[PDB]
This is an experimental structure of RNA, with 43 nucleotides shown. It is bound to geneticin (GET). Released in 2018, the model rests on X-ray crystallography data to a resolution of 2.1 angstrom. Entry title: Crystal structure of the bacterial A1408me1A-mutant ribosomal decoding site in complex with geneticin.
RNA sequence: UGCGUCACGUCGACGAAGUCGC
RNA sequence: GCGUCACGUCGACGAAGUCGC
Numbered sequence: 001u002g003c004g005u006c007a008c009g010u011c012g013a014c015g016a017a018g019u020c021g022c
Numbered sequence: 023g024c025g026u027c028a029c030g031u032c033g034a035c036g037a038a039g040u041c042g043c
Base pairs, nucleotide, nucleotide: 002043003042004041006039008036009035010034011033012032013031014030015029018027020025021024022023
Other pairs, nucleotide, nucleotide, family: 005040cWW019026cWW020026cWW
């Protein structure tokens, strides 16, 4: 015993051509 | 058309991980 990046999960916002149910 | 899923960017959040400082 701190600050920032990464990786995993959840939720949300936004995003003309993806998915399936009805 | 409405709804479920999945994708991209961002945000928030979630005992014990990672790198840099």

Notes: Crystals were grown from: Sodium cacodylate, Spermine, MPD, ammonium chloride.